[PDB]
Context: one part of a larger RNA, bound to proteins that are not shown
RNA sequence: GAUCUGGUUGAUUCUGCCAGUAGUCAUAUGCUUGUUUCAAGGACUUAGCCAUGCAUGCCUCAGAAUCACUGCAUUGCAGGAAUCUGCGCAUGGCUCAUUACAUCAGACGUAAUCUGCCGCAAAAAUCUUGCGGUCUCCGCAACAUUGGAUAACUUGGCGAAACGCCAAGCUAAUACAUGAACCAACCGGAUGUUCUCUGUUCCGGCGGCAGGGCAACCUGCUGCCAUGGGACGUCCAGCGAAUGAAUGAAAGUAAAACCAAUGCCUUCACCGGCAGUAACACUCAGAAGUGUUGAUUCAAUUCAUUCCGUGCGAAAGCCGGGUUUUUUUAUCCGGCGUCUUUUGACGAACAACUGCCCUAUCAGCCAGCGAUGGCCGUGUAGUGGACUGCCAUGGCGUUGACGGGAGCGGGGGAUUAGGGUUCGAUUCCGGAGAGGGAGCCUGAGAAAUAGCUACCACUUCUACGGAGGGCAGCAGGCGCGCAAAUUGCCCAAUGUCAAAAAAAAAAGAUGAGGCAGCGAAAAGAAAUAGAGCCGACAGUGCUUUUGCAUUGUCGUUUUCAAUGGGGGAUAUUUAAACCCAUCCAAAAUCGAGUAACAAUUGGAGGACAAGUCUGGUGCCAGCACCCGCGGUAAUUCCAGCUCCAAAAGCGUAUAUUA
Numbered sequence: 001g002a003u004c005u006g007g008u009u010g011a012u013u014c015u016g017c018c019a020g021u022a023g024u025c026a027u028a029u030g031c032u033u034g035u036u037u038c039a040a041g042g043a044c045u046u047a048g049c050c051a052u053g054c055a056u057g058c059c060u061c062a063g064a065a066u067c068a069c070u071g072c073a074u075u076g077c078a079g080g081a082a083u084c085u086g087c088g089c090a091u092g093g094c095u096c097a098u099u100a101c102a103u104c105a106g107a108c109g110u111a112a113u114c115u116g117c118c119g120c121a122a123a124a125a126u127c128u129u130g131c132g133g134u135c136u137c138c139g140c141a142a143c144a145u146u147g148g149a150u151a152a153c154u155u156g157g158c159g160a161a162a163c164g165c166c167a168a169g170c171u172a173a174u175a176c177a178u179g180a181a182c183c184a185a186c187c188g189g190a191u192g193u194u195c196u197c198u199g200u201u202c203c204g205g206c207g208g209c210a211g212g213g214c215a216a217c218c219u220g221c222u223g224c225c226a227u228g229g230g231a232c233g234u235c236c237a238g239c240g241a242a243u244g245a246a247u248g249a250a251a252g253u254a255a256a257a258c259c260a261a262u263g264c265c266u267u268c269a270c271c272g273g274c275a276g277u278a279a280c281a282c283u284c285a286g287a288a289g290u291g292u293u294g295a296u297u298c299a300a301u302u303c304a305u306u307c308c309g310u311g312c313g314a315a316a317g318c319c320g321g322g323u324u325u326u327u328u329u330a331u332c333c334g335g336c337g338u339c340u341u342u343u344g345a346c347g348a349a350c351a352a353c354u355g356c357c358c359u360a361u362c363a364g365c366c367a368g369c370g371a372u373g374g375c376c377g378u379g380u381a382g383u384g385g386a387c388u389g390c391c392a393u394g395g396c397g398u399u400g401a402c403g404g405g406a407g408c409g410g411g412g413g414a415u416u417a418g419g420g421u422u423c424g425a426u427u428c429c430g431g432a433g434a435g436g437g438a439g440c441c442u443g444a445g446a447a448a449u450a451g452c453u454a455c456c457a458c459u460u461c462u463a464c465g466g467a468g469g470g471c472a473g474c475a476g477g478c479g480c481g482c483a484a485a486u487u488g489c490c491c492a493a494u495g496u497c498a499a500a501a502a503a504a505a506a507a508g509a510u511g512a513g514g515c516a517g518c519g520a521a522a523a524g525a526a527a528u529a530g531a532g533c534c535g536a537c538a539g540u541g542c543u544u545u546u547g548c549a550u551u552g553u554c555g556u557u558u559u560c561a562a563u564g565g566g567g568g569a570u571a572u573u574u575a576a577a578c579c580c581a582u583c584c585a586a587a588a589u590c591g592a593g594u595a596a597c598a599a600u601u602g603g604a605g606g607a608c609a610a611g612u613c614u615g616g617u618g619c620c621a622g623c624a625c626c627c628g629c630g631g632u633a634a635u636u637c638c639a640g641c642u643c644c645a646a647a648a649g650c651g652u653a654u655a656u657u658a
Stems, first nucleotide, its partner, number of pairs: 004020004021658004026654006035525003041518001042480001048478003052475003057087002063084002069079004085499001094433003104355003109350002113348002118344002121341002128142006146177002153169002156166003188236005194231004204225009238312002240307008263274003291298001317336006357405003364396002371393005377387002408430003412423004435456002438453003458469004486516001488515003494512001495510003530560003535554004540549003564597001566590001567584003600646001603643002605627002611641001613640004622629002
Other pairs, nucleotide, nucleotide, family: 008015tWH032520tWH032648tWS034527tWS038522cWW039521tHS040519tHS045480cWS045484tHH047095cHS051476tHS051487tWW054511tHS059063cWH062335tSS063173cSS064172cSS065080tWS067080tHS079505tWS083151cSS084173tWS090443tHS090445cHH093434cWW097432tWS098431cWS099102cSS100406tWH103356cWW108351cWW112350tWS113381cSS115346cWW127181cWS128144tHS144179cWS148175cWW149173tWH150172tWH151171tWH152170tWH155167cWH159162tHS161466tWS178316tWH187237cWW248299tHS264275tWS266271tHS267269tHS274275cHS279285tWS284287tWS286289cWH292296tWH313338tWS315337tHS323329tWW324325cSS349381tWS349382tWS360401tWH362401tHS362402cWW363397tWS363400tHS364401tSS366394cWW370373cWH370391tWH371394tWS374385cWH376388cWW379384tWH411424tHS433472tSS437454cWH441448tWH442446tWH448451tHS457470cWW462465tWS471474cHS471475cWH474511cSS475487cSS481484tHS485517cWS489575tWS490492cHS491510tHS491512tWH492514tWS493513tWS515576tWS520648tWS528599cWH529561cWW534555tWW539549cWW539550cWS563592tWH565591tHS571581cWW573578tHS573579tHS574576tHS586588cHS592593cSS599647tWS602646cSS603610tSS607625cWH608609cHS609644cSS617620cWS617634tWH619631cWW620630tHS621630tHS621634tWW628636tWS
């Protein structure tokens, strides 16, 4: 590090495969191993079968205590078991079998919808209680002295067993069932044969009577009304829900008269004109003439009808603290808890603009049994052929439909100059599943399986009358396969659940998760000696080549210094331990010489770094990825010795990339 080499010939130049070569959290399988840090690990074949044990419960000052329970005190106080009550177990864990307008990612939508806990904010409905009498219904008061049950417990028990069960007797509530006047407001409707301002007011209407009355009408008589407002009385009115009306601003010509009103000027005058002028019958001289959005049959408002359990209490609740002087007040103040309404974000459900492997020896695919659309309905939380009835004839496709094969999707990993190829079961995100199928209950949320019911397959216990089981949760088996760990320790850390801070004698659970054991998958750091004398060789300068200086190397088991492996602690670490780290006295605590405290695994003809060595074998035995070697001088076999590559690692197969 934008690269190559060996093999077709007698020799040469090409084309083209075969073989060599480097990675791979990519698995297996042999050989081999001294320290330390870090880390995957029954996914491949069988989503096949499972013995035993564990894996989800929760109490504070603050919902229910007569344990026949314990301490202290001696008629009270504090603890207080398992039971009712409220909340949670639909999350977390584990696994990829099904699965291509399916899932999923990027970008959008719900004005088509639901939503417990949590945040913030609201709420003016209701004839109740006590006293006295009684006629059923009244008078008189005001802080509601509410009601009926059931567990634990006791008594009899039943059963072979069973997270199986029965009769009787006891008593609780923030369980369950009732139920609250005056105090306490604003605003609007509909009305009375109510009375009093009054009609100033007639022509018509409503009638009320008699004569003819067939009550058609004609006549005569008579009352009231024909613009109105004040008082008094009666019925209705809240939140939320259903149905029908109405509201949910407008923004495209300019000056006079007409009558019906009616306002203001103005006048003795209800005489006749327009200067002033938000609205409007007092009490309220501004107590909404004005909602958001790109868009609303929305929000909200007004009117008429309705609501019957399938909605609405101030828990008819609990605890403190200051007072008060009698402990012991309607005395004040505070913290909790819950019903109903409204809308945010914690979520859920539904819809689809764009995109993705291989196959044409898959070319037509869709309507009796909905296929495409239309209309009125039904269903659902809601939209929709989601579904019924009725009516049309459409929909899709060579720009690969329909069918088949492979496959959970994505973030991402490996390799790489670049363009690419290939993998993604598996930590995070989304989906689906819990032996195979289906159906259902509870709940705000589940088609839940450590919930229920049935069938099929498998299987356990039994006194044969019956009663059960579901590890693809953590450990551990069985089977399978080339192949994968402890029937450990702990809630200390990190979270979740909850009536919950810790503490007070006064310890909530958790195989989620952490810490260890096994673990040469993979990754990092790093030892197996260092510094010298003589001896010996090699080289060098100055050389007379006599040596001298001098360098390197090798040896003779010769000399010195230093350190780990290891052994051990005043100890430290840790939930408790281990490992790592520190130290071998601070007065006071060990230890290398063949440094036996002794590296391996594949190679030496070529590809490709390294022997024309010595024995053995004689086309045998074997080696060889490829070309090739072996017939008595084998550079290749089987062994010695020597040398070379990588090194605590090194070969071999298979898959995949270069």
An RNA structure (18S, nucleotides 1 to 658) from Trypanosoma cruzi, in which 658 nucleotides are resolved. The sample was in a buffer at pH 7.4. Primary citation: Bochler et al., Cell Rep (2020), "Structural Differences in Translation Initiation between Pathogenic Trypanosomatids and Their Mammalian Hosts". Among the 50 different proteins in the entry, which are not shown, are 40S ribosomal protein S6, 40S ribosomal protein S4 and eIF3H. Entry title: 43S preinitiation complex from Trypanosoma cruzi with the kDDX60 helicase. It holds a match to the Rfam family "Eukaryotic small subunit ribosomal RNA". Method: electron microscopy, resolution 3.33 angstrom. The entry became public in 2021.